Keywords: box H/ACA snoRNA, pseudouridylation pocket, rRNA, RNA. U65 box H/ACA snoRNA; rRNA substrate of U65 box H/ACA snoRNA: 49 nucleotides with solved positions. It comes from the structure "Solution Structure of an rRNA Substrate Bound to the Pseudouridylation Pocket of a Box H/ACA snoRNA". The entry is an ensemble of 17 models. Released in 2007, the model rests on solution-state NMR data. Primary citation: Jin et al., Mol.Cell (2007), "Solution structure of an rRNA substrate bound to the pseudouridylation pocket of a box H/ACA snoRNA". Sample source: Synthesized by in-vitro transcription using T7 RNA polymerase from linearzed plsmid DNA. This sequence occurs naturally in humans.

[PDB]
Order: sequence, then structure tokens, then C1' cells
RNA sequence: GGACCCGCCACUGCAGAGAUGCAAUCCAGUGGUCC
RNA sequence: ACUGGCUUGUGGCG
Repeated sequence: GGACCCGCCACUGCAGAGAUGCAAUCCAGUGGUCC
Repeated sequence: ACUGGCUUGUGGCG
């Protein structure tokens, strides 16, 4: 002088006689090889 | 370019 490493997605049901609804969640910075 | 704490469900790619 000049580069690489990364990243994104979707689904299902269980109780009740009905009435009607219910479920996984968070943090933190870091480095190297070679013509 | 990497690691950790209890750990639920699957898996795919230019």
C1' cells in the first nucleotide's frame, strides 16, 4: 500500500358446558494473517 | 474473528 472474516426466514395449539382466552427471557466486548 | 450462564421446537442458503 491492499484485502478478508458477518448474515436473514417461517410455523403450532389447550382448557371450558358455555362465557372466553393463553404461551422463551436477558446480557457483554474483540481480534488477525499475508505479498 | 472469538467466548459464557439454567438450556424450550425444527431446520435452510447465495